[PDB]
Context: one part of a larger RNA, bound to proteins that are not shown
Molecule: 23S RIBOSOMAL RNA, nucleotides 6 to 525
Organism: THERMUS THERMOPHILUS
RNA sequence: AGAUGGUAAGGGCCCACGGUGGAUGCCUCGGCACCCGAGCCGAUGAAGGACGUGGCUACCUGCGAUAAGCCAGGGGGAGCCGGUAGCGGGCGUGGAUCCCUGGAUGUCCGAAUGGGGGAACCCGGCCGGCGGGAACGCCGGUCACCGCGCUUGCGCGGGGGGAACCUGGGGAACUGAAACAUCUCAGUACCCAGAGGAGAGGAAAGAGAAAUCGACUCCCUGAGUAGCGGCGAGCGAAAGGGGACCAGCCUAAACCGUCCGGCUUGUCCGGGCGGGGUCGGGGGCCCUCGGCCGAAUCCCCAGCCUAGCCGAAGCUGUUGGGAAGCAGCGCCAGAGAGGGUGAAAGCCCCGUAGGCGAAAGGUGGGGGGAUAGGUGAGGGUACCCGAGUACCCCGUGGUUCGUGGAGCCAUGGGGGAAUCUGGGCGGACCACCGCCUAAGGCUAAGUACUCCGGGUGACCGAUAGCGCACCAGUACCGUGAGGGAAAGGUGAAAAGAACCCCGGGAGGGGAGUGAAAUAGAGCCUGAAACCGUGGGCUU
Numbered sequence: 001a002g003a004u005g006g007u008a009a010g011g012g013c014c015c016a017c018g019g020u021g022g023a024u025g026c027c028u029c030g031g032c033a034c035c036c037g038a039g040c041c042g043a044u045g046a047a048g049g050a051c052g053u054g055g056c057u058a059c060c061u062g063c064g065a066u067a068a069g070c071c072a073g074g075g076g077g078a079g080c081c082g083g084u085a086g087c088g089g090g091c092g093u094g095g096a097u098c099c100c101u102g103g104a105u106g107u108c109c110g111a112a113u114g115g116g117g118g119a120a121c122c123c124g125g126c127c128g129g130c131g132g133g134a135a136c137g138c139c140g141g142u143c144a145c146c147g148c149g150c151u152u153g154c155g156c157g158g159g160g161g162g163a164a165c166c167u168g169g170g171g172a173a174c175u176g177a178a179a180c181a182u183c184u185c186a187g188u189a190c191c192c193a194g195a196g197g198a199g200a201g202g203a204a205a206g207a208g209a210a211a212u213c214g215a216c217u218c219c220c221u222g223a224g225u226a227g228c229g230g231c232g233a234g235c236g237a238a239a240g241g242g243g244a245c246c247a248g249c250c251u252a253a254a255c256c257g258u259c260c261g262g263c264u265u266g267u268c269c270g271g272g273c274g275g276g277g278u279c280g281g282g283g284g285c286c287c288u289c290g291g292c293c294g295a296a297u298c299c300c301c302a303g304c305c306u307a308g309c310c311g312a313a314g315c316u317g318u319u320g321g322g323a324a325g326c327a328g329c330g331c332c333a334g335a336g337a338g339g340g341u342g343a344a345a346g347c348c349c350c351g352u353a354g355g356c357g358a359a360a361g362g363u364g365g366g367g368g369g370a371u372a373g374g375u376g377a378g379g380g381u382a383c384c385c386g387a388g389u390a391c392c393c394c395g396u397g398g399u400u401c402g403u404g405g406a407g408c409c410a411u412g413g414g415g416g417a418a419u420c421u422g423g424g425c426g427g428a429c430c431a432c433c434g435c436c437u438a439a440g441g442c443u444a445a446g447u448a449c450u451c452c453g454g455g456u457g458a459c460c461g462a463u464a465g466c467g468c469a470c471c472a473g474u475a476c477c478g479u480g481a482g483g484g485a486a487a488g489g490u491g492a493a494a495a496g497a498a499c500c501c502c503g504g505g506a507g508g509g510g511a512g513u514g515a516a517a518u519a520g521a522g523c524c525u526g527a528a529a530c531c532g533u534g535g536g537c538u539u
Base pairs, nucleotide, nucleotide: 010539011538012537013536014535015534016533017532018531019530025524026489027488030460031459032457033456034455035454036453037452038450039449040161041160048109049108050107051064052063053062055087056086059083060082070103071102072101073100074099075098079091080090081089114123115122116121124143125142126141127140128139129138130137131136145158146157147156148155149154165196166194167193168192169191170190176183180230206213207212217244218243219242220241221240227235228234248442249441250440251386256274257273258272259271262268280420281385282384283383284381285380286379287378288377289376293373298369303363304362305361306360308356309355310354314329315328316327317326318325330347331346332336338350339349340348391415392414393413394412395411396410397409398408401427422437423436424435425434426433476483477482496523499510500509501508502507
Other pairs, nucleotide, nucleotide, family: 008009cHS008010cHS020529tHS021528tHS022526cWS022527tHS023526tHS024525cWW028461tHS028462tWH030465tSS031465tSS042111tWS043113cWH043159tWS045111tHS045112tWS045113tWS046112tHH046160tWS047110tHS048119tWS049120tWS052067tWS054060cWH054082cWH057059cHS059471cWS061068cWH066104tWS073359cSS074307tSS076097tHS077095tSS077096tHS078092tSS078095tHS079096tSS109119cSS131132cSS131133tWS133135cWS133136tWS144159tWH149150cWW162163cHS162196tWH164197cWW164449cSS165448cSS166199tSS171187tWS171189tHS172188tWH173186tHH175184cWW176233cSS177232cSS183232tWS183233tWS183402tWS187188cHS196198cSS197448tWS198447tWH201216cSS202215cSS202444tHS203247cWS203443tWH204214tHS205423tWS208209cHS208210tHS209426tWS215445tWW216446tWW222239tHS223238tHH224225cHS224236tWS225237tWH226236tHS227400tSS229232tHS229402cWS232402cWH233402cWW244446cSS245445cSS245446cSS247443tHS247444tWS248296tWS251278tHS252278tWH252385cWS253277tHS253384cSS254276tHS254283tWS255275cWW260270cWW270271cHS280437tWW281420tWS285381cWW292374cWW294372tHS299368cWW300367cWW301366cWW302364tHS307357tHS311335tWS311353tHS312332cSS312335tWS313346tSS313347cSS313351cWW319323tWH320322tHS320343tWS321342tSS322342tSS323325tHS334353cSS335352cWS337351tHS341345tWH343344cHS358359cHS358360cHS365367tHS387418tHH388389cHS388416tWS389417tWH389439cSS390416tHS399407tWW401404cWS404405cHS411412cHS418439cWW450451cHS450452cHS460464cSS461469tWS462469tWS462488tHS464469tWH467472tSS468472tSS472486tHH473474cHS473484tWS474485tWH475484tHS478480tHS478481tHS487522tWS490494tWH490519cSS491493tHS491495tHS492515tHH493514tWS494517tWW495513cSS495519tWW496520tSS496521tHS497511tWS497520tWH498511tHS503505tHS503506tHS512520tWW513517tWH514515tHS514516tHS514519tHS
C1' cells in the first nucleotide's frame, strides 16, 4: 500500500404468542306479512294518569286506605306467600296457591260535572253523624251545563276516548304540462263535525232504445271503449253481461171522532192526540159482491265463546362429560305436528289424532214458537195526493262534459204555478212515441278497516325485523310542538371459584368445580384495523 467481516439508537419483512375490538356462524321472552276471528268504551265517571299501597322494598308488576288484595260459584289436586336472593314469619288433601265467571271495595286528576285552578291542589251551600264539641276539625249524601217530554218539580238523554275504516262541512302547494296562466297534482294532504261495529246507500219524478230493465251496495267485464281536453299534458264513464247478497216498509193530504185556547159568541179558525190512507195510478166519500201470509221487534232451547279432562306404544347392551347416537331384539299409530330432556327419541316429559266438559256470564232465527202488522172485486162525484216547491231567468257545483249544440242532478239570487184535461225525464227547441210519479222518513245482507285473539310463511334473525327481543316513546335533546338512541347469548347444572399467598383495593398465583375456565361473569364462537413480547433474515 490492498482487502471483505462484526457492531443496531431505532426501522423494515417474515413466524409464533398475546392484548384490544367485535365481524362471522349458530341461537331467539321479538318483529314483519297474510288469512281467519272478533269489534266499541264512557256521569253506574271512560281512555289515560298522579299518589299511595309489602314486616324489611329502588324499580317493574299487581292492587286501591278493605290497597301483590275481600266475598261467591265453577275448574283443579300439591304445593303456596308476584319478577327469588336474603333474612322474618306463615298457609295448604280440614283441599291452599293458581285458572274461568259474577260480586265488593275502589284515594285524587282527567268529559270532570259544587266553585276555583298553574291536572292530580285549594275553598264552599244544604241535610245527618262523630271529638268534651259553640267556635275547630274530620265522616257520609248531595249541589255543572245543554236538549227533549208532564204547572214548576220533575223523568229520559247528551258531554269525553278509540289503530285504521266511513259520511258530511271546509280544502292547499310542490309537481306535470320538459317555461306558464286554463288544465294537472286533486277534491288528494290536512282541518272540522258526526256515525259505528261498520259507515254510506236503498225501493224509481230511475235507466235508455231493447215487444226491454226493475231498490241499494260490492267484485269481474263492458273499457282505456264512449267521450272530456291550451283536442296539450292528461282525464275518463254508463247501459248491457257475468257473480256476491237479497227486503221491504211507514207517513203528509182528503174523510170521521175527540180534547184544548182564541176569536168579530159565526154551527168558524188552527194546535195536539186516535181512526183512516200510502200510489203508476192510487186514495177519500156514497151504494153493489167478503176469501190469510207474516216480522227487521219480543220470547225459548240448540250451537258457539269465556277455565278444563282423557288420550296408544321400549327394553338391553355400547362409546361418551352427557344418549334421544351406534348395535340387537320389539311395539303403538284415527297419534310419524311441534317443543323439551347434558348430543339426532313416534313409544321419556308436554303434547298430537280422536273424544269428552260449564254451576256462571256473554253470544245466538242456524231450526223452531208467539205478538206487530198485513188479507177482495165493480158503479158513480169529478173531495186528496207533500210550495216559496216545480217551472223560467242570473251566478255556480256534480257527471267523461273545461261554454260546448249542453240536457240531466244539485242550488245562492229574482220571478213564481198546477193536483191526473195534473207534473218530470228519454242530451238545445218543437211535434210525435214511450218512461216515471218530485218537493216527508226508515230499511237487513253482500262491502271497508285491524287497537284486539288465533293460524300459517321459497319473512328478518340483533348495523336485520317494529323506533323498542333488554325496565323505550325510555335516556338524552328541545321553552315548546317535537326529536329520539344504544344495549340480547356463562353453564346441562351456579357447581359462580372455599382456604393459603402477593396486594390498602383492584387484580392475580396456587387450590378447587366443570366435558370445557384461551366457558370466570356484559363470560359461545371471536374475524379485521390497531398496541405489544420473543425469534429468524435485514439495515